[PDB]
Context: bound to proteins that are not shown
RNA sequence: GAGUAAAAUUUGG
RNA sequence: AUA
RNA sequence: CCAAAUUUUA
Repeated sequence: GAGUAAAAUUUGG
Repeated sequence: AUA
Repeated sequence: CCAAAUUUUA
C1' cells in the first nucleotide's frame, strides 16, 4: 500500500 | 437480433 | 441485494 474477476461462510444494516 |  | 470480516480460485 493492496486492483480486476468468481464461489462460499458469518456478522451488520 | 432481443427477450 | 448492499457493505465488514474470512476461506479458496484466476